[PDB]
Primary citation: Armache et al., Nucleic Acids Res. (2013), "Promiscuous behaviour of archaeal ribosomal proteins: Implications for eukaryotic ribosome evolution". Shown are 737 nucleotides from a PDB entry: RNA (23S rRNA, nucleotides 1404 to 2141) from Pyrococcus furiosus. The entry is indexed under archaea, archaeal, ribosomal, 70S, kink-turn, protein synthesis, RNA, RIBOSOME. Rfam match: Archaeal large subunit ribosomal RNA. It was solved by cryo-electron microscopy to 6.6 angstrom. The entry has 63 different proteins, among them 30S ribosomal protein S3P, 50S ribosomal protein L37Ae and 50S ribosomal protein L6P. The reconstruction used 10,000 particles. The PDB entry is titled "Promiscuous behavior of proteins in archaeal ribosomes revealed by cryo-EM: implications for evolution of eukaryotic ribosomes".
Context: one part of a larger RNA, bound to proteins that are not shown
C1' cells in the first nucleotide's frame, strides 16, 4: 500500500427528551422541566495501592472506544496545619547481629548465650460538637473538655478520721525493690437490658391540593463533666414440714433453702455542656453591599440489626506475653519549727511523621476508562414477604456501565414470547427445553446402619369484603392465629418469589478434594481395620560440617506402609522374591604374622579371614501363585466315581456371559 | 466372555441395550481385599408417569445486530 472507508464504536436491565445559556462550530457542557436505573449498590466513609490525578483560571493541536465549548489532556498558579486520630510503646508467630563453633572459606550454616527488632485491623492514656476555606480541618476559628510532666496555695494527715456491723471518701508520708490481681485472648444458643430508629395519634407552621378533605415536610440535642447503673455477686436475720423453690432452660440448696432487711461492679435517665447553636418559617430594608426586626423548635405510647451482661450447651484445638494500671509487703530517710498533696484551686508546656484525592464497570491492579476480579463499615429506609429475596419506592447518585440518527426493519444471527392436532416418532441419549411450584391440611411405599427414608408418593385448599374468637400483654397499645358468611374472575403462591416425580442397576460409604487454565468423577482423602519399627544416650528421617526436625514428644507416644465408613468375611501356599534371626563348616579383603625373595623393597606363598556368599529356620492382612488329560452310572445326555503327572500348594466363603 | 446380537426370560409392536437367571470364567476370587450395603451423589447406564416446538412442520411477534447515512476507523494475510 491494498483488506476499508470494511469490521468494531451492538449483545451484560435497551434512556433520554424540550425549551433557554454559551460559544466560530453543541446529539452527548450547563440551568429548568420532563422521562428513567440503581436501592449492600451505578450511593455513603475508608485500607492496601497510585501519586497531585485534588483545587481555581486559560484553552482544545493530542488524549478521551465518536464531537467537544467538558475533562482526569494541555498551559499556569495554589492546598495537605493535630498535646488529646493514627504513627510512634509492647509483644506475637518470627528475625537479624555480636560471641560461642562448623565449613578450604563466606556476601554460607545450625545450635547455644547475651542484646536488639517484628501487626498503620492484636495489646494500647486522653476529645467532641458548631463554624470557615476555591481547595484542607477532631487540627484553624467558638465553645466545651482533658493527658502527661514540672510548680504554688491551702486543708483532712500526732504521716486520715468517724460506724457493734453488713460498710463510710477530701485517699495511702517515701526513695527502693518484691509479691498478688487486672491487663488476657477456642466454639454457639437461649434469655437480661441499652438504643439507632423504623410508624399511628393529638399539637405548631410550611407545602399540595375535586370537596377541602387527606398527605408530605421541619420540631435537634454531641464527646466531657457531676449525679444515679443493677443482674451476676457478699452480707446479717432465719432456720431445710408429704423436702421446698425458681428459669425460657439446664436446676439450687442444710459447705446456709423457702423468706425478709441490706451491700457491692456495664450500657442506660436528668441536669451541666445548652435561653446558646443547628433545623424551621414569619414580614421589611436593595441595581449593589451589608443586614434588621420577629414567631415555632413540639407531647406521649409502640415495634425492631446492633451493643452489654448472664445461665447454658461443647469438646483425644483446652485455648499468646508485656508495656501499663490497682492493691500489698517492706521500707533506703524526711519527721511534730514537722512533714507530705490520692482532695481542691491554679500558673507552664507538648520533641517527630503522616493528613490532599480517588479508593473504582472511568484514579487499584490486569499494556486498555477491560462486562474480569481485591478487605471492611453502612445488611434494621419505605412497601413486599420467612428475608440483608425479587420488584416498586425514600435520602443520594446518576443518565459519560461515553459514537449517533434512518429502514415498522426483507434474509439471516443472539437473547426471548406464543403455538393446534399429536405427545421423543429426534438424538449416542428427554440434552436443550418444559412442568411442578410459595404455604397449610390431609396423607405417606420398599428399605433401614432404626438414626433415616420424607418435603416419599398422591389428594384438598389457598381472594377480597363483612363480622367474630382466641393468645400476649395492658387495658384497647403493638401483632400474630383461627372461625362464619356474603361475593368476583378463566385463573386468588394470579405478579415476583416458587422441587417435576417414580422405580431398577453400576461404582464410590458420607461432608470434602482433585488435572487453578478441554477430564469434578468411579479418582483422592476419609473414619474403621490390620502389618512393622524403637526403650529416649532408641528407631526414623535432614545436614559437607557443627548439628538439626521429631520434641515443651516418651509405647493411650511416634515413625512407616498397606486397606478404605457399615454388615458378613477374609481359605491354600516359604517352591520362587523379599524380609528377618543365626550360622560348625567351606568360602571370604586389607592389616598383621610366618615361610621363601630382595644385602633393602618390589614379589610370590600359606595361617589367621570380620561382614557378605553358601548353609538351617521362620515367615503370604511380604511381593506373588492358586493345574492339565483320558474312563465311568437303570435310557439318549452328564459325570456324583475313577485313574494319571507337574511345580510350593490346586481357587475355598463368594461371586460370574461382569466398568 | 474374545468367538457374541450365548441361551432363557423381563421388557419393547418392533430393543447388537438394561435388567434377571444359567454360567463350561478366551483371560474371577478373598486387607495388589471378596461379596453384600441403608444414607448419600452438578457420577455411568436403563424404565415410567406427568409434561414438553427435539420431532411431524413450521410460521408469527419482540428486543439487540444485520442493511443505509453521518463522524470514528483497524486486522488476518497479500
Nucleotide at each position: 500500500g491494498g483488506g476499508a472507508g470494511u469490521a468494531g464504536c451492538a449483545g451484560c436491565g435497551u434512556a433520554g427528551u424540550c425549551g433557554g445559556g454559551u460559544g466560530a462550530g453543541a446529539a452527548u457542557c450547563c440551568c429548568g422541566a420532563c422521562c428513567g436505573c440503581c436501592g449492600g449498590a451505578g450511593g455513603g466513609g475508608c485500607c492496601a495501592g497510585g501519586g497531585u490525578u485534588c483545587c481555581a483560571c486559560g484553552g482544545c493541536a493530542a488524549u478521551g472506544g465518536u464531537c467537544g465549548u467538558c475533562a482526569g489532556c494541555c498551559g499556569u498558579g495554589g492546598g495537605u496545619u493535630a498535646g488529646u486520630c493514627g504513627g510512634u510503646c509492647c509483644u506475637a508467630a518470627c528475625c537479624c547481629c555480636g560471641c560461642c563453633c562448623g565449613u578450604a572459606a563466606c556476601u554460607c550454616g545450625g545450635c547455644g548465650c547475651g542484646g536488639g527488632g517484628g501487626a498503620a485491623a492484636g495489646g494500647g492514656a486522653a476529645a467532641c460538637g458548631g463554624g470557615u476555606u476555591u481547595a484542607u480541618a477532631u487540627u484553624c476559628c467558638c465553645g466545651u473538655a482533658c493527658c502527661g510532666c514540672g510548680g504554688g496555695g491551702g486543708u483532712a494527715g500526732g504521716u486520715g478520721c468517724g460506724g457493734c456491723a453488713a460498710c463510710g471518701c477530701a485517699a495511702g508520708c517515701c526513695c527502693g525493690g518484691a509479691g498478688g490481681g487486672u491487663g488476657a485472648c477456642g466454639c454457639c444458643u437461649c434469655g437480661g437490658g441499652g438504643u439507632a430508629g423504623g410508624c399511628g395519634g393529638a399539637c405548631c407552621g410550611g407545602c399540595c391540593g375535586a370537596u377541602g378533605a387527606g398527605g408530605c415536610c421541619g420540631g435537634c440535642u454531641a464527646a466531657g463533666c457531676g449525679u444515679a447503673u443493677a443482674a451476676g455477686c457478699c452480707c446479717g436475720g432465719g432456720g431445710a414440714g408429704u423436702g421446698c423453690c425458681g428459669u425460657a432452660a439446664u436446676g439450687g440448696c442444710g459447705a446456709g433453702a423457702a423468706c425478709c432487711g441490706g451491700g457491692u461492679g456495664a450500657a442506660a435517665g436528668c441536669g451541666c455542656g445548652a435561653a446558646u447553636g443547628g433545623c424551621c418559617c414569619c414580614c421589611c430594608c436593595g441595581u449593589u453591599a451589608g443586614g434588621g426586626g420577629g414567631g415555632u423548635u413540639c407531647c406521649g405510647c409502640c415495634g425492631a440489626u446492633c451493643c452489654c451482661u448472664g445461665g447454658g450447651g461443647c469438646c483425644c484445638g483446652u485455648g499468646a506475653a508485656a508495656a501499663g494500671c490497682c492493691c500489698u509487703c517492706c521500707g533506703g530517710g524526711a519527721a511534730u519549727u514537722c512533714c507530705g498533696a490520692u482532695c481542691c484551686c491554679c500558673c507552664g508546656c507538648g520533641a517527630c511523621c503522616g493528613u490532599a484525592c480517588c479508593g473504582a464497570g472511568a484514579a487499584c491492579c490486569g499494556a486498555c476508562a477491560c462486562a474480569g476480579g481485591u478487605g471492611c463499615c453502612c445488611c434494621u429506609g419505605g412497601g413486599u414477604g420467612a428475608g440483608a429475596a425479587g420488584c416498586c419506592u425514600a435520602a443520594g447518585g446518576c443518565g459519560u456501565g461515553u459514537c449517533g440518527g434512518g429502514g415498522g426493519a426483507a434474509a439471516c444471527c443472539c437473547g426471548g414470547c406464543c403455538g393446534a392436532g399429536g405427545g421423543a416418532a429426534c438424538u449416542c441419549g428427554g440434552c436443550a427445553a418444559a412442568c411442578u411450584g410459595g404455604c397449610c391440611c390431609c396423607g405417606u411405599a420398599a428399605c433401614u446402619u432404626c438414626g433415616g427414608g420424607a418435603g416419599a408418593a398422591g389428594g384438598g385448599g389457598u381472594g377480597c369484603c363483612u363480622g367474630c374468637g382466641g393468645g400476649u400483654g395492658c387495658g384497647u397499645a403493638a401483632c400474630c392465629c383461627g372461625c362464619a358468611g356474603g361475593u368476583c374472575g378463566c385463573a386468588g403462591u394470579g405478579a415476583c418469589u416458587a422441587g417435576g416425580g417414580g422405580g431398577g442397576c453400576c461404582c464410590g460409604a458420607c461432608u470434602g478434594u482433585u488435572u487453578a487454565a478441554u477430564a469434578a468423577a468411579a479418582a483422592c482423602a476419609c473414619a474403621g481395620g490390620u502389618c512393622c519399627c524403637a526403650g529416649c544416650u532408641a528407631g526414623c528421617c535432614c545436614g559437607a560440617a557443627a548439628g538439626g526436625g521429631u520434641u515443651u514428644g516418651u509405647a493411650c507416644u511416634g515413625g512407616g506402609g498397606c486397606c478404605g465408613a457399615c454388615g458378613c468375611c477374609u481359605g491354600c501356599c516359604c517352591a520362587g522374591u523379599g524380609c528377618c534371626g543365626g550360622u560348625a563348616u567351606g568360602u571370604g579383603a586389607a592389616g598383621c604374622c610366618c615361610g621363601g625373595g630382595u644385602a633393602c623393597a618390589a614379589c610370590c606363598g600359606g595361617g589367621u579371614g570380620a561382614a557378605g556368599c553358601a548353609c538351617c529356620g521362620g515367615u503370604a492382612a511380604a511381593c506373588g501363585g492358586c493345574g492339565g488329560g483320558g474312563g465311568u452310572a437303570a435310557c439318549u445326555a452328564u459325570a456324583a466315581c475313577c485313574c494319571u503327572c507337574u511345580u510350593a500348594a490346586g481357587g475355598u466363603a463368594g461371586c460370574g456371559a461382569a466398568a | 466372555u474374545c468367538c457374541u446380537u450365548g441361551u432363557c426370560g423381563g421388557u419393547u409392536a418392533a430393543a447388537u441395550g438394561c435388567c434377571g437367571a444359567c454360567c463350561u470364567g478366551c483371560a474371577u476370587g478373598a486387607a495388589u481385599g471378596g461379596c453384600g450395603u441403608a444414607a448419600c451423589g452438578a457420577g455411568g447406564u436403563c424404565c415410567c408417569c406427568g409434561c414438553u416446538g427435539u420431532c411431524c412442520c413450521c410460521g408469527g411477534c419482540c428486543g439487540g445486530g444485520g442493511c443505509c447515512c453521518g463522524g470514528c476507523g483497524a486486522a488476518a494475510c497479500c